[PDB]
Context: one part of a larger RNA, bound to proteins that are not shown
């Protein structure tokens, strides 16, 4: 390419919805006001590890992404922002590990914890005879 | 030189140990973190923290400074001259400092689970009363909603336990919920202690904050007042005291920190002057290094993905009720799972279905019946514990009565005063 | 009366009074059986197989009756050991010390635990001049080389060992009918299968034959059990409890089924967007 401008599909959590604004378009997704309802605080909430890696947020807003649309976004383009004695790291040691060893291996290292190595130790705000 | 002392070294938990920070405001987007305000700890510096005495200025003496001095002399005496590293408390033990130089020794660090007791915090319920809000045909002082309080220090400071004085129990006493202690001294009665857990104050500028108006169209800012009184246990949580079950389980280590005897030493003048790694009380000064957005999931992770997948935790509303249960709901937070119009067979998820009642199938699979509670009543067996929710049987609404099951003090008689 | 002051012990089971807070009982009324009304949330009984249990596991087709399991037994060992590991150094168990470590089998708890070491393994203070390497030793031989000896361990002799493996008979006669054979005999072996137990999760023929659950039962259950090819820790029996385990009766209940049929919600359908593959 036929299948196929559409056949599978794009159907689990009912699921919109009046309807203002705006645009090139606007059920969602841009929103408000309204309204139906959902998770039903063992939350689809509100924090954090671990883990992401700018992915938060303004603005700007178009193709391509959001298996639909999409002006909007975790998208793309541009700026900004993560401030500590007192939280954590840090310090500590655990399981359990790097490894200087007398060795042993081809050697490299030891799927090794060896672990022996003058006093391989820790030491005095202390002087007379190790 | 003299004590003593044998892997050297480190790394390894962001959740384990652990120096110390709270509240309030502030970003677009950050805070126990900026700011502002108040601590806090650690090095570290400075001042302060037994001592003014025997004597005695001062008074004639008393008597006072005198922490608290001591004997003895001389006619007297500031002449001779003691001490001084606190002090009380019988005692549990009390405190604001009152010799770290070294030695040992002990404690903290330091520990699984459940049960339940005892206390409190936040939520929770509910009454009044400063307010706002909503409903209000009726009926409602009714519903929501709003009454806040910080590290941190001072000071009080239980319930509990522990220890201690006094006395000696027997006629077992006290006692817990749950049986632990008593001549190893209970009970009782007086006390002590941890600060456990709260109270009031500084914290706190009629703060901050919250509520509700006033001024200015307002904003931003000013400016008014209130900001309060109880009940109660739940615990739809969590901390913390004191105890326990269990167990051929007996429920970490290390940094760190301090206690306590003990030997040195120096400080050992009273005219008192001091001191004091002071593990004090108050100020000064420093405090590096690195991390701090958000996401933590059906859109910030891992899955080739904005994939129904997986992927550890903290926080804890109202009602039903046994329940952190299912269900509705409040707050927060969604409503995006391309839709729309038909809503066909056949699905898939979810139901029902006379009469018969498994006759189906491999096979009672899938379905459905039973279910909670209270109460009656319960075999076969049996290792005597269980079979047990055996079996078989009864009830359950609302309303509207009535008992029963706690808590604290108070009457009740009389007498004298004064109105 | 209102305010100051002084006694006292009965009063006491709600004394009384007042304040807490809801909990278990009882009794009307009352409605159309409507009453755990939503949710919550065991169907029950009669056995028989299996494993005692609870526990485990084949992530992604097997959750059991397999594993594990307590308990039972069996085996090594006093550390210069025993069982382990590392080529090896040095090392686990072991910061252990036989009431301990390590190695194993079989599976609670009741009860039972025969008979066989002949064969294969295991084992030993065993006659150990069996047998028998190299080093050693002895000999010929000039020696290289050749040959004998004596010889460990191991193996085999004997002996022991089955909660190791795994085994546990086949042929005649003979009783009061027939029938069978307690009975004796042969044969052969290491014992001839003993307790149990079963046509069992095992028995080939087998749907064995019988009773029993039925109207009907290649099912099932208790019998019988020459058991083709049951069987004793190679564990036999029994079994309370306990099982998202294997069976079988019955009830109770249902759309399981006679026999179909309807309903809700989201599709499939058609539609705007948007969009693949399998094969060929």
């Nucleotide at each position: 390419g036929g299948a196929u401008a559409g056949u599978a599909g794009c159907a689990a959590a009912u699921a919109a919805u009046c309807g203002a604004a705006u645009g090139a378009g606007a059920g969602c997704c841009u929103u408000g006001g309204a309204g139906g309802a959902c998770u039903g605080a063992a939350g689809u909430g509100g924090a954090g590890a671990a883990g992401g890696g700018u992915u938060u947020c303004g603005u700007g807003u178009g193709a391509a992404c959001a298996g639909u649309g999409g002006u909007u976004g975790a998208u793309c383009a541009c700026g900004a922002g993560u401030u500590a004695g007192u939280c954590g790291g840090u310090c500590c040691u655990a399981a359990g590990u790097u490894c200087a060893a007398g060795g042993c291996g081809a050697a490299a290292g030891c799927g090794a914890a060896a672990a022996u190595u003058u006093u391989c130790a820790a030491g005095u705000a202390a002087a007379a005879c190790a | 030189u003299a004590a003593u002392u044998u892997u050297g070294a480190a790394c390894g938990a962001a959740a384990g140990g652990g120096a110390a920070u709270a509240c309030g405001g502030u970003u677009c987007c950050a805070a126990u973190u900026c700011c502002g305000u108040a601590a806090c700890c650690u090095g570290u510096u400075g001042a302060g923290u037994a001592u003014c005495c025997g004597u005695u200025u001062g008074u004639u003496a008393u008597u006072a400074a005198a922490u608290a001095u001591g004997g003895g002399c001389c006619u007297c005496g500031u002449g001779c001259u003691c001490a001084u590293c606190c002090u009380g408390g019988c005692a549990a033990c009390a405190g604001g400092a009152a010799c770290g130089a070294c030695c040992a020794u002990a404690a903290a660090g330091a520990a699984g689970c459940c049960g339940u007791c005892g206390a409190g915090a936040g939520a929770u319920a509910u009454c009044g009363g400063a307010a706002g809000a909503g409903u209000u045909u009726u009926c409602u002082u009714u519903u929501c909603u709003g009454u806040u309080u910080u590290a941190u220090a001072g000071c009080c400071g239980u319930a509990c336990u522990a220890c201690c004085a006094u006395g000696g129990a027997a006629g077992u006493c006290u006692u817990u919920c749950g049986c632990a202690g008593a001549g190893a001294g209970a009970u009782a009665u007086g006390g002590u202690a941890g600060a456990u857990g709260g109270g009031c104050u500084a914290g706190a500028a009629g703060a901050g904050c919250a509520u509700g108006a006033c001024a200015u169209a307002u904003a931003c800012u000013g400016u008014u007042g209130u900001g309060u009184c109880g009940a109660u246990a739940u615990u739809u949580u969590c901390u913390c005291c004191u105890c326990g079950g269990a167990c051929c389980u007996u429920g970490a280590a290390a940094a760190u920190u301090u206690a306590u005897g003990g030997u040195g030493g120096g400080g050992a003048c009273a005219c008192g002057c001091a001191a004091a790694c002071u593990u004090c009380u108050c100020a000064a000064c420093a405090g590096g290094c690195c991390g701090u957005a958000c996401c933590a999931a059906u859109a910030u992770c891992c899955g080739c993905a904005g994939c129904u997948g997986g992927u550890c935790u903290c926080c804890a509303a109202g009602g039903u009720g046994a329940a952190g249960a299912g269900u509705c709901u409040c707050u927060a937070g969604u409503c995006g799972a391309u839709a729309g119009a038909a809503u066909a067979a056949u699905g898939u998820a979810g139901g029902u279905a006379a009469g018969g009642g498994a006759a189906g199938u491999c096979g009672g699979c899938a379905a459905a019946u039973u279910a909670g509670a209270u109460c009656c009543g319960u075999a076969a067996c049996u290792u005597c514990g269980g079979g047990a929710u055996a079996a078989g049987g009864a009830u359950u609404g609302g309303c509207u009565c009535u008992g029963a099951a706690g808590a604290u003090u108070g009457a009740g008689a009389u007498a004298g005063u004064c109105g | 009366c209102g305010a100051u002051u002084a006694u006292c012990a009965a009063u006491u089971a709600a004394c009384a009074a007042u304040c807490a807070a809801u909990u278990c009982a009882g009794a009307a009324c009352u409605g159309g059986c409507a009453c755990g009304g939503a949710c919550u949330u065991g169907g029950g009984g009669a056995a028989u197989c299996c494993g005692a249990c609870u526990g485990u596991c084949u992530a992604a087709u097997u959750a059991a009756a397999a594993c594990a399991a307590a308990g039972c037994a069996u085996u090594g060992u006093g550390a210069u050991g025993g069982c382990c590991c590392u080529a090896g150094c040095g090392g686990g168990u072991g910061u252990u010390g036989a009431c301990a470590c390590a190695a194993u089998g079989u599976g609670a708890u009741u009860u039972c635990u025969g008979c066989c070491c002949a064969g294969u393994g295991c084992u030993c203070u065993g006659a150990a001049u069996g047998u028998c390497a190299a080093a050693g030793u002895g000999a010929a031989g000039a020696a290289a080389u050749u040959c004998a000896a004596g010889u460990a361990a191991g193996c085999g002799c004997g002996g022991g060992u089955c909660a190791a493996c795994g085994g546990c008979g086949g042929g005649a006669g003979u009783a009061a009918c027939u029938a069978u054979g307690a009975c004796u005999c042969u044969c052969u072996u290491a014992a001839g299968g003993u307790a149990g137990c079963c046509a069992a999760a095992u028995g080939c023929c087998u749907c064995g034959u019988c009773a029993u659950c039925u109207a009907a039962u290649u099912a099932g259950u208790g019998a019988c059990g020459c058991g083709c090819a049951u069987g004793a820790a190679u564990g036999g029996a029994u079994u309370a409890a306990c099982g998202a385990g294997a069976u079988u009766c019955c009830u109770a209940c249902u759309g399981u089924c006679c026999c179909u049929a309807u309903c809700u919600a989201c599709u499939a359908u058609c539609u705007a967007g948007c969009g693949a593959a399998a094969c060929c």
Solved structure of RNA (28S ribosomal RNA, nucleotides 1684 to 2738) from Drosophila melanogaster, 829 nucleotides shown. An Rfam search finds the family "Eukaryotic large subunit ribosomal RNA" in it. Its Rfam clan is "LSU clan". Among the 80 different proteins in the entry, which are not shown, are 40S ribosomal protein S19a, 60S ribosomal protein L35 and 60S ribosomal protein L18. The sample was in a buffer at pH 7.5. The depositors describe the entry as "Structure of the D. melanogaster 80S ribosome". Taxonomically the source falls in Sophophora (Eukaryota, Metazoa, Protostomia, Brachycera). Keywords: eukarya, eukaryotic, ribosomal, 80S, RNA, protein synthesis, mass spectrometry, RIBOSOME. Method: electron microscopy, resolution 6 A. The entry became public in 2014.